[PDB]
Context: bound to proteins that are not shown
RNA sequence: CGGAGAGGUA
DNA sequence: GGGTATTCGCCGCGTACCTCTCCTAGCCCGCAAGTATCCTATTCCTTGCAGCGGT
DNA sequence: ACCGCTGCAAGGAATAGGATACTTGCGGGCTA
DNA sequence: ATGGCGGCGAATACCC
Repeated sequence: CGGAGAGGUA
RNA backbone atom coordinates (compact mmCIF):
# COMPACT_ATOMS: atom_id res chain seq x y z
C1' C A 1 0.00 0.00 0.00
C1' G A 2 -5.23 6.56 3.46
C1' G A 3 -8.09 10.31 0.96
C1' A A 4 -8.78 14.59 -2.30
C1' G A 5 -7.25 17.10 -6.72
C1' A A 6 -4.62 17.62 -11.39
C1' G A 7 -2.87 15.86 -15.82
C1' G A 8 -1.16 11.93 -19.55
C1' U A 9 -0.89 7.07 -22.87
C1' A A 10 -3.94 3.11 -25.60
C1' DG B 1 -63.25 3.63 -1.99
C1' DG B 2 -60.22 3.55 -6.48
C1' DG B 3 -57.68 4.36 -10.22
C1' DT B 4 -54.43 7.09 -11.88
C1' DA B 5 -51.18 11.20 -12.72
C1' DT B 6 -47.01 13.45 -9.77
C1' DT B 7 -43.17 13.65 -7.45
C1' DC B 8 -39.28 11.61 -4.43
C1' DG B 9 -35.57 9.10 -3.92
C1' DC B 10 -32.25 5.54 -5.09
C1' DC B 11 -29.15 3.25 -8.45
C1' DG B 12 -26.56 3.41 -12.62
C1' DC B 13 -22.90 5.47 -15.50
C1' DG B 14 -15.52 1.47 -19.66
C1' DT B 15 -10.73 -1.28 -19.04
C1' DA B 16 -5.63 -1.29 -18.17
C1' DC B 17 -1.44 1.78 -17.05
C1' DC B 18 1.98 6.23 -15.90
C1' DT B 19 3.37 10.97 -13.52
C1' DC B 20 2.69 14.97 -9.82
C1' DT B 21 1.12 17.72 -5.17
C1' DC B 22 -1.54 18.64 -0.63
C1' DC B 23 -3.92 17.30 3.69
C1' DT B 24 -3.68 20.55 12.25
C1' DA B 25 -4.04 21.38 16.89
C1' DG B 26 -3.48 22.37 21.48
C1' DC B 27 -1.88 25.48 24.97
C1' DC B 28 -1.02 30.50 26.84
C1' DC B 29 -3.04 34.44 27.58
C1' DG B 30 -6.22 38.60 27.01
C1' DC B 31 -11.44 39.36 28.54
C1' DA B 32 -15.37 38.51 32.19
C1' DA B 33 -16.21 36.65 36.94
C1' DG B 34 -14.94 34.75 41.58
C1' DT B 35 -12.05 33.84 45.77
C1' DA B 36 -7.83 34.28 48.68
C1' DT B 37 -3.48 36.70 50.40
C1' DC B 38 -0.33 41.17 51.41
C1' DC B 39 0.34 45.91 51.88
C1' DT B 40 -0.10 51.39 52.80
C1' DA B 41 -3.96 55.50 52.92
C1' DT B 42 -7.04 57.15 55.31
C1' DT B 43 -10.29 57.50 58.66
C1' DC B 44 -12.84 56.34 63.09
C1' DC B 45 -12.59 55.88 68.13
C1' DT B 46 -11.13 56.63 72.18
C1' DT B 47 -7.95 59.08 75.90
C1' DG B 48 -5.69 63.39 77.03
C1' DC B 49 -5.94 67.48 78.19
C1' DA B 50 -6.77 72.52 77.91
C1' DG B 51 -10.33 75.78 78.70
C1' DC B 52 -15.21 77.38 80.68
C1' DG B 53 -17.70 78.48 84.54
C1' DG B 54 -19.43 77.95 89.50
C1' DT B 55 -18.79 77.55 95.71
C1' DA C 1 -8.75 81.69 94.67
C1' DC C 2 -10.10 76.72 94.11
C1' DC C 3 -13.08 72.55 91.74
C1' DG C 4 -16.52 69.56 87.96
C1' DC C 5 -17.48 69.63 83.49
C1' DT C 6 -16.72 69.90 77.95
C1' DG C 7 -15.37 69.24 73.89
C1' DC C 8 -10.96 69.70 70.38
C1' DA C 9 -6.73 67.25 69.49
C1' DA C 10 -3.54 62.81 69.21
C1' DG C 11 -2.41 58.41 68.42
C1' DG C 12 -3.66 53.87 68.02
C1' DA C 13 -6.43 51.18 65.89
C1' DA C 14 -9.33 49.79 62.29
C1' DT C 15 -10.82 49.56 57.62
C1' DA C 16 -10.76 51.10 52.33
C1' DG C 17 -8.00 51.06 48.00
C1' DG C 18 -4.34 49.27 45.33
C1' DA C 19 -0.71 44.96 44.27
C1' DT C 20 -0.36 39.68 43.43
C1' DA C 21 -2.13 34.80 43.14
C1' DC C 22 -5.25 30.97 42.22
C1' DT C 23 -9.85 28.94 39.93
C1' DT C 24 -14.04 28.70 35.81
C1' DG C 25 -15.22 29.49 30.39
C1' DC C 26 -14.24 31.72 25.38
C1' DG C 27 -11.58 32.04 21.72
C1' DG C 28 -7.72 34.06 19.24
C1' DG C 29 -2.27 34.03 18.65
C1' DC C 30 1.30 31.39 18.61
C1' DT C 31 4.37 27.46 18.02
C1' DA C 32 5.06 22.29 17.45
C1' DA D 1 -24.33 24.09 -2.37
C1' DT D 2 -26.02 26.29 -6.41
C1' DG D 3 -23.15 23.65 -15.42
C1' DG D 4 -26.29 15.53 -14.63
C1' DC D 5 -29.79 12.58 -16.68
C1' DG D 6 -32.53 8.26 -17.44
C1' DG D 7 -35.33 4.23 -15.27
C1' DC D 8 -38.10 2.57 -12.03
C1' DG D 9 -40.49 1.58 -8.01
C1' DA D 10 -42.72 3.56 -3.83
C1' DA D 11 -45.46 6.59 -1.87
C1' DT D 12 -48.32 10.32 -2.51
C1' DA D 13 -52.21 14.06 -4.43
C1' DC D 14 -56.01 14.34 -6.55
C1' DC D 15 -59.85 13.76 -9.22
C1' DC D 16 -63.13 11.12 -9.45
An RNA with a sequence from Escherichia coli, together with DNA: 113 nucleotides with solved positions. It was solved by electron microscopy to 3.6 angstrom. Primary citation: Kang et al., Elife (2021), "Structural basis for transcription complex disruption by the Mfd translocase". Among the 5 different proteins in the entry, which are not shown, are Transcription-repair-coupling factor, DNA-directed RNA polymerase subunit beta and DNA-directed RNA polymerase subunit beta'. The PDB entry is titled "Mfd-bound E.coli RNA polymerase elongation complex - IV state".